[PDB]
An RNA structure (4.5 S RNA), in which 49 nucleotides are resolved. Protein in the same entry: Signal recognition particle protein. The PDB entry is titled "Variant 4 of Ribonucleoprotein Core of the E. Coli Signal Recognition Particle". The entry is indexed under GU PAIR, HEXAMINE, RNA PHASING, RNA, CATION BINDING, SIGNALING PROTEIN-RNA COMPLEX. It was solved by X-ray diffraction to 2 A.

């Protein structure tokens, strides 16, 4: 350094879902997406190669 397991951090800066809210549409149905939460990074600790 990689795997892995453990704490813990981490508004928007092209992850998944995406409450709430929003937008387009006469309908029928469409698109966006914050917070959450999970992923995933970021810091350190066990553990392995």
């Nucleotide at each position: 350094g990689g795997g892995u397991c453990u704490g813990u951090u981490u508004a928007c800066c092209a992850g998944g879902u995406c409450a709430g809210g929003u937008c387009c549409g006469a309908a029928a149905g469409g698109a966006a997406g914050c917070a959450g939460c999970c992923a995933a990074g970021g810091c350190a600790g066990g553990u392995c190669c």